This is an experimental structure of RNA (25S rRNA, nucleotides 2361 to 3396) from Saccharomyces cerevisiae, with 979 nucleotides shown. The sample was in a buffer at pH 7.5. Ions in the entry include magnesium and zinc. The depositors describe the entry as "Hypomethylated yeast 80S bound with cycloheximide, P-site tRNA, and A-site tRNA, messenger RNA, PRE". Method: electron microscopy, resolution 2.2 A. The entry became public in 2024. Rfam match: Eukaryotic large subunit ribosomal RNA. On this family, see Yusupov et al., Science 2001: "Crystal structure of the ribosome at 5.5 A resolution". Clan: LSU clan.
[PDB]
Context: one part of a larger RNA, bound to proteins that are not shown
RNA sequence: ACAGCCAAGGGAACGGGCUUGGCAGAAUCAGCGGGGAAAGAAGACCCUGUUGAGCUUGACUCUAGUUUGACAUUGUGAAGAGAC
RNA sequence: AGUUUCUUUACUUAUUCAAUGAAGCGGAGCUGGAAUUCAUUUUCCACGUUCUAGCAUUCAAGGUCCCAUUCGGGGCUGAUCCGGGUUGAAGACAUUGUCAGGUGGGGAGUUUGGCUGGGGCGGCACAUCUGUUAAACGAUAACGCAGAUGUCCUAAGGGGGGCUCAUGGAGAACAGAAAUCUCCAGUAGAACAAAAGGGUAAAAGCCCCCUUGAUUUUGAUUUUCAGUGUGAAUACAAACCAUGAAAGUGUGGCCUAUCGAUCCUUUAGUCCCUCGGAAUUUGAGGCUAGAGGUGCCAGAAAAGUUACCACAGGGAUAACUGGCUUGUGGCAGUCAAGCGUUCAUAGCGACAUUGCUUUUUGAUUCUUCGAUGUCGGCUCUUCCUAUCAUACCGAAGCAGAAUUCGGUAAGCGUUGGAUUGUUCACCCACUAAUAGGGAACGUGAGCUGGGUUUAGACCGUCGUGAGACAGGUUAGUUUUACCCUACUGAUGAAUGUUACCGCAAUAGUAAUUGAACUUAGUACGAGAGGAACAGUUCAUUCGGAUAAUUGGUUUUUGCGGCUGUCUGAUCAGGCAUUGCCGCGAAGCUACCAUCCGCUGGAUUAUGGCUGAACGCCUCUAAGUCAGAAUCCAUGCUAGAACGCGGUGAUUUCUUUGCUCCACACAAUAUAGAUGGAUACGAAUAAGGCGUCCUUGUGGCGUCGCUGAACCAUAGCAGGCUAGCAACGGUGCACUUGGCGGAAAGGCCUUGGGUGCUUGCUGGCGAAUUGCAAUGUCAUUUUGCGUGGGGAUAAAUCAUUUGUAUACGACUUAGAUGUACAACGGGGUAUUGUAAGCAGUAGAGUAGCCUUGUUGUUACGAUCUGCUGAGAUUAAGCCUUUGUUGUCUGAUUUGU
Ligand code: 3HE
Numbered sequence: 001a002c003a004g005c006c007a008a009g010g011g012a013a014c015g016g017g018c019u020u021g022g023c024a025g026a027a028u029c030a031g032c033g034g035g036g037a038a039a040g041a042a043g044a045c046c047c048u049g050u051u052g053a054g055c056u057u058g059a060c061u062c063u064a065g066u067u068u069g070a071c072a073u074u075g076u077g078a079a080g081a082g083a084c
Numbered sequence: 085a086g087u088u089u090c091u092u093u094a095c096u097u098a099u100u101c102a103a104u105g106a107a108g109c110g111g112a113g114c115u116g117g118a119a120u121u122c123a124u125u126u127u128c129c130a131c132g133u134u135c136u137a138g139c140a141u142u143c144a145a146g147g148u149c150c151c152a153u154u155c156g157g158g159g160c161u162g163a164u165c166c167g168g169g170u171u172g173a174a175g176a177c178a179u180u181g182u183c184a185g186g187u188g189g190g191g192a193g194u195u196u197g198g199c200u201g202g203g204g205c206g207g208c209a210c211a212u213c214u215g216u217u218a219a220a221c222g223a224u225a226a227c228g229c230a231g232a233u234g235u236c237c238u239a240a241g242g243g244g245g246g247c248u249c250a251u252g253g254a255g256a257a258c259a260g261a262a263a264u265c266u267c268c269a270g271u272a273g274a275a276c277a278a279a280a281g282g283g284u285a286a287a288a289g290c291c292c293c294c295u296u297g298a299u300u301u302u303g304a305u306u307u308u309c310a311g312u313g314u315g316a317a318u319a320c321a322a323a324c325c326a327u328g329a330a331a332g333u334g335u336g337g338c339c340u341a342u343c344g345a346u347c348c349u350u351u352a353g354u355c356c357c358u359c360g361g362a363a364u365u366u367g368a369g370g371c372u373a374g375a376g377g378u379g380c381c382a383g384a385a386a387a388g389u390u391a392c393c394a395c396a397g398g399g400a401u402a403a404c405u406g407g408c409u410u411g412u413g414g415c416a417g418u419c420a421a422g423c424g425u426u427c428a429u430a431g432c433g434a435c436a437u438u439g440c441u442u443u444u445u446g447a448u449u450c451u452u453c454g455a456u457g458u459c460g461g462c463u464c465u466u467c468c469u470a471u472c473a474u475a476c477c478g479a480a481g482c483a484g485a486a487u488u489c490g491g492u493a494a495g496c497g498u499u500g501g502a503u504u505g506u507u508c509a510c511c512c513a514c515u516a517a518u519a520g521g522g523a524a525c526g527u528g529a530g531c532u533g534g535g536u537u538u539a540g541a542c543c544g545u546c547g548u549g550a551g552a553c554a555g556g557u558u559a560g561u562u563u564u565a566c567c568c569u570a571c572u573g574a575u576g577a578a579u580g581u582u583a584c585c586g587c588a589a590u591a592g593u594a595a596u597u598g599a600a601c602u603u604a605g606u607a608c609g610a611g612a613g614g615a616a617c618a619g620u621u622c623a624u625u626c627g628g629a630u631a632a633u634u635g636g637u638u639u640u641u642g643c644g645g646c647u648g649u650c651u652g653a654u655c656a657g658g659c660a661u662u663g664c665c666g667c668g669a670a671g672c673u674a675c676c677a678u679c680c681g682c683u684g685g686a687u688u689a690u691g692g693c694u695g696a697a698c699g700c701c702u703c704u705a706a707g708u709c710a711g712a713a714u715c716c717a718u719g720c721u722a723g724a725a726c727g728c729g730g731u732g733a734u735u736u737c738u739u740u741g742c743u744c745c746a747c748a749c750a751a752u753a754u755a756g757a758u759g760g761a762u763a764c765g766a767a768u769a770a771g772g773c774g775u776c777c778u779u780g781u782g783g784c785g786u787c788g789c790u791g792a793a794c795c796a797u798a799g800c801a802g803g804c805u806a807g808c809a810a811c812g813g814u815g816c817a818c819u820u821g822g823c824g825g826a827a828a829g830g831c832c833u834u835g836g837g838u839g840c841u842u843g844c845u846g847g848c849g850a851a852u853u854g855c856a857a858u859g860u861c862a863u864u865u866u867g868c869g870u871g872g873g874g875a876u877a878a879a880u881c882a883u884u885u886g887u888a889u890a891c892g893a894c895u896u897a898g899a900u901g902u903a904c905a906a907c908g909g910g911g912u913a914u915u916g917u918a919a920g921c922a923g924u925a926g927a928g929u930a931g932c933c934u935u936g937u938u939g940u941u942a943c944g945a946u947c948u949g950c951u952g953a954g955a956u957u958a959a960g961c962c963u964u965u966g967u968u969g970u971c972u973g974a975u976u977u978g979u
Stems, first nucleotide, its partner, number of pairs: 002016001005022005027575005034569003038564002046398004051394002053390004059194005065187008075095004081089003100173004109167004115130002118127001146161006197210001198208002206227001211233006234381001235277001236337002241295007249273001251269006275284002278342001280340003299323003304318004312382001325334003348376006356370004406450001407448001409446001411445001413441006422432002459534001460532003464526001465523005472497001474495001475492006499513003503509001540558004544553003580734008590722004595625001597623003601619001608613001626681005634674004642667005647660005683717004690710004742874006749867003753863002759795002762793001771787006777780001803848006812841005818835001821832003877977005883897001886894001901971001903970005908964004913956003920950004925946001928943005933936001
Other pairs, nucleotide, nucleotide, family: 001017cWW004036cWS010015tWH013406cSS013407cSS014405tHS025726tHS026576tHS029890tWS032570cWW033034cHS033565tWS033569cWW036529cWH045402cWW046202tSS047401cWS050384tWW056549cSS057059cWH057548cWS060189tHH064188tHS073179cWW074176tWS074178tHH075176tWH080091tHS083084cHS096175tWS096176tWH098175tHS098177tWH099178tWS104106cWS117128cWW117129cWW144163tHH145162tHS188190cHS189192cHH194386tWS195387cWH196388cWH199227cWH201227tSS207209tHS213279tWS214280tSS217226tHS218225tHH219224tWW231279cSS232341tWS234379tWS236240tWS239241cHS239296tWW239298tHH243327tSS243332tWS248287tWH249274cSS250270tHS260262tWS260263cWH272274cHS272285tWS274287tWW278341tHS283288tWS284287cSS287288cSS287289tHS297324cWW297334cSS300335cWH303319cWW308314cWW322335tWH328330tHS328331tHS344378tHS344383tSS345378tWH346377tWH358360tWS378383cWS388550tWS390392cHS399403cWH401453tHS402453tWH405451cWW408447cWW410412tHS410442tWS412444cWW414443tWS420433tWS420434tHS421433tHS423428tHS424430tHS427481tWW428433cWS449450cHS452456cWS457562tWS463527cWW469494tHS471473cHS472494tWH473496cWW473516cSS475712cSS483612tWH484607cWS484613tSS491689cSS493713tWS494496cHS497517tSS498519cWH499518tHS502510cWW504508tHS514518tWW515517tHS516597tHS527530cHS533562tHS539560tHS547549tHS547550tHS565567cHS574892tHS577725tHH588723tSS588724tHS589723tHS594626tWS596624cWW600620cWH602618tWS603617tHS604616tHH605606cHS605614tWS606615tWH607614tHS609611tHS609612tHS631673tHS631674tHH638668tWS638669tHS640668tWS642914tSS670958tWS674676cSS682718cWW687712tWH688711tHS689711tHS694704tWH694706tWS695705tHS696702tWH697701tWH698700tHS704706cWH741875cWW742978cSS748868cWW752864tWS766771cWS767770cSS770788cWW798842tWS799842tWS801861cWS817836cWW819834cWW820833cWW828829cWH851852cSS882898cWW884896cWW885895cWW886888tHS888893cWS912957cWW916952cSS916953tHS917951tSS918953tHS919951tHH926945tWS927944tWS944945cSS978979cHS
C1' cells in the first nucleotide's frame, strides 16, 4: 500500500495476509480504550561524515588598535664633548 | 680647509592647543611715592571703582578752534605717543605620513588522526622481525598466544693461521664452594652484540697476524608484490684491492628485523651544459650521486568545549522489549565423608558431579534511529507453579500440643501502615496467610509525573578557561480516536404471515475463611501442659439482589424562616446564574441498610480387598473398595440472531384475493436414479440355525472359512392376439382393522374388484436412428390455466403507559365499556399554624381630656384566638356511584 477474527509454527528471531488448525451468515447503534509494534516529526539521544555553528584558550596562523625606533614634515641661533 | 656623531639650553615663522563680538597687547612716556642719582631712569612698584541687592546707554558734558549757525554742522581735547603681531600657551618637539620591532581571543580564519565486538578511556594489533596459532607445498584472520625492532660494532667487517667450548672427576702452599696450575672424560649440554628460531667443532666459537670488499660502474634476480615503490638479500660482469704458500674467499655484520617519495636546502662528481643581442668575471640555474624527514612509517602544517545547538545519514552502531546463550543469578537431582546421645540417608549433608529455568545480571548486535513514548506507583484482568494459607493425605528423633519433610493440588485467598520517587529494604500491626513469578522488565490516545530525561539556578570536587561530574539540590506544557478490529451492551433483513407457550446444543459459573460454646481440662502426658470428630451460635472475604426500617442525597424549588434590592404601602411576588438556612416526601442509594448464596456422581494423592507373577509374599499384573478446596453433573446466566418442538388466528369483494386435491402447459434447476438401503440381540478363548427332552449356562445334528449372497430378473424402454395348466405370484385403486412418538409419517393385516403374468404351448409386428454418438424414459422447486372442496385475520406506523429506555428495543392502553383521559372529591404524606378580623395582650413614646380606677388618639417588633391551621400532594402515591370529553387515521403482510 491493500485491508481488517484468532492459536501455534516458521519467518528480518513479537503476522491481518504465509503453513497447520480453530472457525466462519446480511445491514448495523451507543460506548470503549487491548491491538492496528495507531496518528502527530527524514530521532533532538548515540555513532559515522575527511558536514557546520556558538563559546573558550598557554592550539596554529593572522588582525583593528596601541606602544617603540627610523626617515619625512623640519627651519634658525648658540654653545661647545669633542674626536682634529 | 674641513668633515662626522654628541651634549645642553635658546629663537619663531612651519606645525600643535585654547579663547574672544578677535577691546585695550608690546615698547615708550606722563603722573606718585623710596633717590642716600650725577635731574643723567646704571632704579623698581602703582596707574580713577572695596560698609549698602539703587543707578550707570543717545558719536559725552565741559574746554577750545572753523563756518553766513535755525530746533545748528565739523575738527581737536576730554580719552598720551608709537608698532597694525587679536590674545595666551606650545614649538621644530609634538602631530601627521611610510616602513620596522613588540603587544594584541578584543576580533578573524582554520584545525583539533585511524583501528576499535558502539563510542570514550586504555592499548597499537598503524611500518616491521622470531616461534606458534596455521589444518606436513605456498597462502591465510581476531584488541589470538609468548616475545622483539627505531639500536649496536674499525671490529663485533674481510682474509689467513693456531687452537677447542659448557660441565664433571681426580690432583697442587696460603687456597676454602668461587683466585691460578695439571691431567682425564666431555656431539656442544658453550659461544657466536641485541628477541626467537635455524646454522656452526682442525668452525661460523676462542687467541694471534695482516687489512678496509663497509670500495668503483651499472645491469639482472629473490622477498613483500600491482609482479609498482621502499627496505633487505642472491648471482654475475667490468675494475681496483685485501688476505693466503695456494686453491680460494671477501661488494659489511653466520641467516631470518634494525627503516623513508615529490618540493626545498646542502654536499660530492663531471669542470661539463644554460643565463636566449656579443663576450669576461661574480652570482644563479642544470645533469649524475649522497645527506637533511615525514614512526598516522606510499610520507597534511593543526587545541578544546557545547546541558544553547545545527545538518546529511546510519538500525553498517550504543542506550529500552524481543531472539540465541546461561558464565553469573535462581531452582532441582545423583553419591555419601560427616552431623544428628545410639544411627550416613527423621531432618541435614562436605568433597565432587548431572541438570533445569529465563523472575537477575552479563555476552552478542539479528529487528527497530523518515521515532514501537523510556522508572515507579495507582487501576484491572488473566495465566504459571518452583504451594505461604485453606482441603485430603504419607513421614518423623510424630505422647499430647506445637512443629519439620513430603504427595495430589493454583479450586480459593494472600492485607492496613511509618520512612523512601524508588523496585528492593526495614520496622509497626492485624491475619488462616501476609508465597514467588509472567503477560513488550503487562498496563502513559488509562492516569500520575515523585524520579529519570532539554533549556533557568545553586553547592562541592575538577578544569587556565569555555565547561565536566554513575556527586548532590531546586523549578520546569504529558497532544489526537469520530476509523478498523477486539470487548461491553443494543437493534435487525431473510425462514408463508402473525401470536403465544416451550426445548436445550454451546458458552459461562462461586462461594470463602475464621472464632466462640460444647466435645473437655477429656484423650495423651510423671508433670507442665493439652487436642480432635459430631452438634450449635456467629463472624471474615466475596457475590446476587432489595429499599420495610436507619442514614445520605434535594429543582418536590413542597412548606416555613432570613438578608439586600425592586413592584407607593399592604397582600402577593421578581431578581441575587438553584440567594441563604431548617425540615423535607418520592426516586436513587450504603457491609452506613436488609435478605439470600444448592447437592449428587466420578476421581487425585493415599489407605485398602481379593490375588498371581515368584507354590511364600504382595493395594496390581487381571479384577475391585473407600477417598481431596479436584473434575463432571444438579442448580444458576445467556439462548445457536443460518438448532428445534407444541399451539392459536390466518384477510369473501387489497383488485374473483387465500388455501387443499386432481390434471394440462410453461419455466426452473440437480454435489449427480439408471433392478432392490435386503431391519434380531448379544459373544468373539464364541456363535447362528434345526430338532428333542426332564426347559437348562441342556442333549443331538448342521453351518460359516465372506454379499462371488439372496431376491429380482425374457416380451415395440418391452406391442397385438389365441390357448393349456393351476387358484398361485405381482400392480392399481377400494378396503376391514392392529401397531408404531427417538425425527412416529412407516410396518403388519382382512375381503372382493380390476389389469399383467415368462408356469407351459402357439400366431402377427419391428427394418432406413442407415456401422456408434446419454440418444432424452428421472425429480427439487415455481408460475400460468382448467375443475372440485375449504376458511373468512392480523402486524406495523401514528396515539398512549412507565414495571422499560441513549436511539432502536421493551412493557401497557385504546372502536361504547369493573373503557380511557382531563379536572374535582376523599385518603396518604410534607411543613408547621395562612390571609383577614379582633383583643381590657404589648417595652413604650407623643398628644387629648371630666384622672378612667383595664380613659380616648397616633405610632409600635411582637403576642393571643378563630387555627395541628393554611399551603402542597404524582409529576413513577392510593382511591373514586361527581363534572367534562374521547373512541375506524396511515402502512404492509399469503403456505
Ligand atoms: C624538512 C627536511 C626534510 C624535507 C622536508 C623539510 O611544502 C613542502 N612540500 C614538499 O614537498 C616537502 C615542504 C615539504 C617538506 C620537506 O622539504 O625534505 C628532509 C623536514